transferrin receptor iron regulatory element B RNA: 29 nucleotides with solved positions. The work is reported in "Accommodating variety in iron-responsive elements: Crystal structure of transferrin receptor 1 B IRE bound to iron regulatory protein 1" (Walden et al., Febs Lett., 2012). It was solved by X-ray diffraction to 2.99 A. The PDB entry is titled "Crystal structure analysis of iron regulatory protein 1 in complex with transferrin receptor IRE B RNA". It was solved together with Cytoplasmic aconitate hydratase. Rfam match: Iron response element II. On this family, see Kohler et al., J Biol Chem 1999: "Molecular cloning of mouse glycolate oxidase. High evolutionary conservation and presence of an iron-responsive element-like sequence in the mRNA". The family has 30 seed sequences and 5,197 matches in Rfam 15.1.
[PDB]
Context: bound to proteins that are not shown
RNA sequence: GAUUAUCGGAAGCAGUGCCUUCCAUAAUC
Numbered sequence: 001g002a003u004u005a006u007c008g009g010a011a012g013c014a015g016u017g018c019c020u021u022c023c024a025u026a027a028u029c
Stems, first nucleotide, its partner, number of pairs: 001029006008023005013017001
C1' cells in the first nucleotide's frame, strides 16, 4: 500500500441504507 474488521467515533442525504465518506483502533497479506 491493499484488505478486513469494531456493543468504535464524526459527518453526509438522490434523499436514512444497519448506505456512503472521513477519523480512530486493530489484525491479515